[PDB]
Context: one part of a larger RNA, bound to proteins that are not shown
This record gives sequence, C1' cells and structure tokens, in this order.
RNA sequence: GCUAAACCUAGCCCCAAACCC
RNA sequence: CCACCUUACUACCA
RNA sequence: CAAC
RNA sequence: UUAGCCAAACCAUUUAC
RNA sequence: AUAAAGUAUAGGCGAUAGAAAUUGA
RNA sequence: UGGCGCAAUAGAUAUAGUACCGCAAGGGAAAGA
RNA sequence: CAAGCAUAAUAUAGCAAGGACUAACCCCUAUACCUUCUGCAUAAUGAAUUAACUAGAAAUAACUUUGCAAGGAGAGCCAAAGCUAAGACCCCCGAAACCAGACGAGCUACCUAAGAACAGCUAAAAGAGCACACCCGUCUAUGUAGCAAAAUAGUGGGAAGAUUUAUAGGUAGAGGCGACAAACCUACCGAGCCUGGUGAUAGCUGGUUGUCCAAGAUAGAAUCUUAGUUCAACUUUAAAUUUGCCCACAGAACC
RNA sequence: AAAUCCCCUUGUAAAUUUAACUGUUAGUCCAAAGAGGAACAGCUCUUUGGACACUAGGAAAAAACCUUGUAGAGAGAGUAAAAAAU
RNA sequence: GAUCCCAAACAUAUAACUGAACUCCUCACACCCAAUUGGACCAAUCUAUCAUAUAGAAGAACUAAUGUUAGUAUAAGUAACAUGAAAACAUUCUCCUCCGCAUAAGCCUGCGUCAGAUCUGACAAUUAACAGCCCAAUAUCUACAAUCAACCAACAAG
RNA sequence: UUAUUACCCUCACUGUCAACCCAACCAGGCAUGCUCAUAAGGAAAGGUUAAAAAAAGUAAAAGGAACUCGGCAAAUCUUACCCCGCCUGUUUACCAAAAACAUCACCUCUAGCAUCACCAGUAUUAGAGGCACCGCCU
RNA sequence: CCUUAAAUAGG
RNA sequence: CUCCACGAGGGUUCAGCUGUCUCUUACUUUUAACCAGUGAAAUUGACCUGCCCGUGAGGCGGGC
Repeated sequence: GCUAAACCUAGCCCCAAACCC
Repeated sequence: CCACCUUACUACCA
Repeated sequence: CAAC
Repeated sequence: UUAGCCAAACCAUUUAC
Repeated sequence: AUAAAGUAUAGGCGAUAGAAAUUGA
Repeated sequence: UGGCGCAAUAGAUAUAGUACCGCAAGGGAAAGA
Repeated sequence: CAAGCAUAAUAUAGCAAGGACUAACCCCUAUACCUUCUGCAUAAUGAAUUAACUAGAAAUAACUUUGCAAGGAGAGCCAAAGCUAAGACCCCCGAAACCAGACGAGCUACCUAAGAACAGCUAAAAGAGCACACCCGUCUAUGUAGCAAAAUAGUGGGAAGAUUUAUAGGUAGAGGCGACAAACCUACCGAGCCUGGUGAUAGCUGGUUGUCCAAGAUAGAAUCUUAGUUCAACUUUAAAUUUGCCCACAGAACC
Repeated sequence: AAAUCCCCUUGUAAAUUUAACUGUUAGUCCAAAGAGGAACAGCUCUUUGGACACUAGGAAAAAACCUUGUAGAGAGAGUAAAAAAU
Repeated sequence: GAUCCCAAACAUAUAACUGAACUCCUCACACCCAAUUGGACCAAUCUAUCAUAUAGAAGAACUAAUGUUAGUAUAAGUAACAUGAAAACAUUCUCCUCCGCAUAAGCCUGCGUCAGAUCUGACAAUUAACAGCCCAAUAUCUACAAUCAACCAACAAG
Repeated sequence: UUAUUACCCUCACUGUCAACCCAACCAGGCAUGCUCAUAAGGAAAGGUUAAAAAAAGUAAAAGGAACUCGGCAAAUCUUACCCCGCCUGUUUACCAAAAACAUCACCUCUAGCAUCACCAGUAUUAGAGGCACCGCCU
Repeated sequence: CCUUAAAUAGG
Repeated sequence: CUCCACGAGGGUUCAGCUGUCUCUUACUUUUAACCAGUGAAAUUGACCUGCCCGUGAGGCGGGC
C1' cells in the first nucleotide's frame, strides 16, 4: 500500500391466547 | 377464467 | 378391478 | 398386534413411551 | 397436575417394571 | 400478550426446499451491510 | 489494516531464544508442543496458518449459612434436635451393525414381445477355414490426479452362430439372477440404496478451553476376569478425641 | 545368618475415630537374599531398601549411579559430589 | 574388523583453589510433582439497583479432536494446456481421417444478425407432401415356410 | 382377411434449429441407411535450442539366445513331442479366460397327471442329480 | 538310456 | 485305459530369425531446457535445514 477488517436489520426461537384455511 | 390420475397439468366413448 |  | 438398536456389562423370559 | 408412592404388586424375585381406592385442580 | 431468547458460521435448512447432487426414494447449500 | 504479501532478498553457527553488550551477528547457556506407553533425544499419534464455532446437564447423603425450634413445612412429609430454604457435584466426536418402511433391472445377470446386422475369398445345409464391419480383451509397452474413477498403441480370440445388437416389459434385498467366480443387481455387494427407531451401542481411539497457592503414587481379593469393574490399601477435605511414632531391659520351639 | 515382633523411658507432634467424596492399583532401574533359565543369556518371579515418574549440580551425552530438596531479588560468600593407573 | 584416528597438551615452582536452586549474607515470602482433592481471585455477556460497583444468572473463556466453515499461504509461477504455412483477409499451398451426410434415440436454442465485452442483452428463426396422432359392429374363415424359390436336399417347423 | 349391417363427412393437430447426446469438463460409449476413400470433413508443430534421464520409431559391423525365471519384446517362418481338457462356447464389469463352468453321450432318483409356470404338455414325457462322446473294463 | 560341452528340467 | 480333431491352456525340442545379449551407437518424433500466455495437487509443527565418532541423530556430546 493491496488483500482485507468493521457494522445493523431481514428475519427467526419459546410462550400465551384463539380451533385453521 | 382454462388445464390437471393417459406419458399429471391433455376439451370429446362400453 | 378397488380400503378395513 | 410396532420388529428391533438398546439394559441385564454375553443372551435365550424380561427391558420405560 | 400435586399426594397417596416409587407403597401394594410384577420380575432369569436379576436388570428393571409399577397401579388403584382416596385427594384436589 | 410476553422474553436475565438469536442477531448473518447464531436464529428455522431458508433470500430456498430454490441452485446443485441422484435414475429414484431422497440429499441439500451459499450469501447482504 | 487477522493470516498473506509489498514498501525492504541474503552473509560462517545450528528448536532460532536468553544472559547480555557501546554494538544486529559474533561470546556462554540451551534435546520443539499435545496425547499415549514405566521415563521416552521424534519411540509413536496430531497440528500449514489466521478468523469464527466447538466439549461437566442431575439425585441419595454430607458440609456451610439463614428462619422456626419439641416441632418444622402455604394439606400429603419428616420429627428420640429436628425440620423448611438456598448454596455445591456427574462431558464431546467416531464404528462395523440391527430392525422397519419406501426407491431402484435406462448399468449389469436372466427372460419375454416384436425388429436389425453379419463384406470378400475358400467351401456347400457346417455351433466349417482365412478374414472386414461387429463383439471380446491373450501378451507387452504407455498411462497411474492419467484423454479415461480401467483408457491408448501394437499383438490377439470369435466373427451364419450356444453370435451380436437397437426398442418396450418382467424378476427386488436373505430377495432377484447366476454356462458357481460369493459373479452381478446404477462406479465402493460374504449381501443394494434412502428415510426412520438414531444423539444405536462401544470395557476401544481421539479430545476436553481463565489466573495463583496448597496436600498428593505402585500391599492385596474376586470377577466368561487381567485393554475393565467392585471391595480393600493409599490420597484429600471437614470434625471429635487422646495418645501415635522412635525405643533400650524382659519376652516369642521343639525341628 | 542379616534381622523381625512387643513395649517403660527419651526425641518428638502426631495418631485414632467420625462424616463425605473422587483418583491410583497389578510400573522401570540400582544394592541385597532367594526360586526358574548355568552359577549365562541383560532372562520370569517373591522379598527388604533406594531412586524415577518433582528441583538442582556432577560421571561426556545420561529418568534409575553420586551430591542436594520448600521454591522470590543480588553484578556477595563457604561448601557437597566430582580428573585414571601400568 | 568393517564411512574418518578422535579433545589439544603436559614427565617436577611447595596444595591449595574451582565447583549447585545445599548453607550464610542484605531484603521479600502462599509463589517448582502426574491422576485426584481443598482454597483465593477473575476476563466477557444479560438482569435488578446505582446512572464502573454490590448482587443475581449463564450457550460464561480453545497453542491441539487426520474437528467444521470461510480467508490466504507452501509445493510453484513448478506439473500441464494451446494456433498447419504465406498473404492482397478475397485467396493459395502442405498434410490427414473407418471418415462423412441422414434418420432414430437423446438434448432443448447451445459460434444466425445487431449492440455492449474478453461472455451479457435485444432481435430473428425450424412453414408438410416426410414422421407421428388411427380403425363401427357381428360371424366367417385363416393346413403346406423362408431362403433370386425352380430343380434336388432338409430341421431348429416359420 | 373376407359376407351382412351403419356412414355420402375432408387435411386438423403436433416434430422440423445447432458445432448437439451418456461420461463432473473428455484418445471413452452410442442402433440403422448410404459414400469405401472420399464431391464430405478436418489440422498432428504458441516461438526457439537440439543437454541428460524417459517414451515411440528407423538403421547396424562380427556372433546369433551366450540375455533371462522363461526367446517377454522384436525379426522370421518351419518341425517334433509330452501333461490337462474330448470339441465350438462361458466366467471372476476394474490384478486370475485356466487344468474351472457348460456341453453332446451314459447312468441314477422322483412323478399316472388339467385351464396362470412345467403345459393348452402325458413314461420314447417332465423335474432333480452324478459323470463327460465314441472304442478298451467295472 | 536319449537329449547338452555340461541336465534338479523334457522323453 | 490307447483314443483322431481342437486350445491366446501348461512343459520341452529342431531350424531360422533378430540390439534379448556379448557391447552398445547414430538419427528422427514427443518429452525436454529457454522466451511469451493461462495456471493445479498430494505435502507442510517451526527451521537461521552440514560431515565424522560416541551415546541412546541435521538438532545431544566431543572433534572438523
């Protein structure tokens, strides 16, 4: 000096309720 | 809307 | 033809 | 009708849902 | 569900298996 | 209705049962800031 | 701005460091780490290197500290100082297998239906001879991550037949098929493959992650047992009590 | 035959008992006394002791021989073992 | 006995000196075993209260499992691979093949044009006479091969 | 295939491309028709130099198996015997092609018979075994 | 006994 | 048990043939080495990677 290194959320896990298109 | 048990997505016979 |  | 891995330090009655 | 209770009971009476009566949610 | 639950190698395998592997049953990804 | 590199190659000598030194080397010292065997010079196993992820879950008693105390506890339980509560303690990866239900005969083994191929010469109705297409794969060489998870070049056996072959169908796993070789059933068949029981089990192998201190090792018995377990002996912690070790004199057989 | 056992004292400060757990277990070398293989084969086994698997210095390198333990700093000191003869 | 001998040297200047983590000295002290066991501390995260501390929790700590995933190294710019010749890019020449054309089977737009690059997008295409897709019912029949199919000759009986 | 019965309707629909398919991308695999050396299709050398070792090929004085486990390879084309197996064939896809398997021939054992194999079969038949023509003996 | 100069081979 | 024919079956022999050999040699092609393009893999604790003798060997000891 390159190669890189960094990040947040997209979502998801376990419940409760309610019988689902 | 159309298609779909035949060789699935194939209008139509003992 | 046809499952239990 | 769950057979059997699986415990009994083998395995043969037995062995949890 | 909790408790009765890992009690009765079963079992190469070994390994292990295992209620109910009743209780109350 | 909630959480002394995860925050891109975690959380579902997931952007996906797609790409790709297999004749078939079936197997089964990666990643973005 | 991890490893990797560039800016910027190196100078006698040696687990690549340490003591140092005015001074980088030169001097003196110095047999890598993990795991397994009695210690192992590396005897053997493992590691190119960085980053991320990766392995101690719980009862029966006991001990400590609280409440209350002949009773404790928010029913069931315990109670001859006990009960109630809390605190502390029990890992990860890996077989060949077994059983059940599915998927597979487009490769190969065999069989079915309906098709196709077999020059030329010699010989005439023959599993005939020589030899193309086609099929196989004797011997050698090349190749061995190769052109190819079995090929190439030559040399070879058959080549009108028990031959070879395109097409659709059939046989399905303790089963099929087999001119029996344990041969073949989709490249790995003395028993296919996939999903499930399954985080199978493993007296066997390998691993098991912060700092510091302290005690800490080789009698034995049984076991379808000597690659392991249980009891003892030894070790550790907490607690109670009073003797423990060393040890002269005396004492312990006739054989 | 080396010794062994047992206790008064003495030097010591440990030992027994109780409650509660794990871990090791059939190790190597050296001195010695035995049994097996010669009284050898670096041989299997039993016993008393030491060392190793713990530190450090020596015999060349050196687990097992000799010297030495309780741990840090010092650019102080005294020692231990420790060299071949012909 | 078998790679290459193996420290170099020294006969005679008074015996004492050298030599540890042993011991003494100045200071400080828990600060050198495996398996196991006891103890004192503690990194980072979440929660309560402060608003780094006191507590409570827990997927709570990797120099090592031919660990898994990703990055980059080493062997290494090594092994291996590829484009017949000239040219005026129209062409000519040299050499080779059990090859080529079509159908079938298989594949499904996989070197056509244009425009962007060193493959991406848009546009365009393969025209049925060949090949596939078939059949009204009932009864009847349906003895003798094929081999140039005639001579002979057969069996494996079409 | 035919005799009767029923029908006076017409060309719709799909394949049609390529340098191609199965082998992860490939000196491999791939049925048929026709061309039998090509009217079709292609390019064995990126440039250079001409070291070793290696691979393929060509040539070789005299000798011609003395090599070697063995005449493997190569060059040349002849002969004779012996063991095993009668013959053609089949086999260990991917280290064994054989003296093994199969095979005509022979022998042994079982079976008196219907509509899904043997079988639309019937003791000169069918199934299961041993051996291996034929001649010389049990 | 033959085979070779020579024979654990071959007949 | 003799037993024609056949065999990429096994053993032996005659004659020939030849680089199999005595004993190798030359040339060609590929490989090769150099220039240019594209660019792997097994392997790897770290290496600042010597020899001889001894111990039990690049790394310990003593010499070089």
Entry title: Cryo-EM structure of the human mtLSU assembly intermediate upon MRM2 depletion - class 4. An RNA structure (16S ribosomal RNA, nucleotides 1671 to 2703) from Homo sapiens, in which 826 nucleotides are resolved. Keywords: Mitochondria, Ribosome, Assembly, Methyltransferase, MRM2, RNA modification. Primary citation: Rebelo-Guiomar et al., Nat Commun (2022), "A late-stage assembly checkpoint of the human mitochondrial ribosome large subunit". The entry has 47 different proteins, among them Growth arrest and DNA damage-inducible proteins-interacting protein 1, Mitochondrial assembly of ribosomal large subunit protein 1 and MIEF1 upstream open reading frame protein. The structure was determined by cryo-electron microscopy at 2.89 angstroms resolution and released in 2022.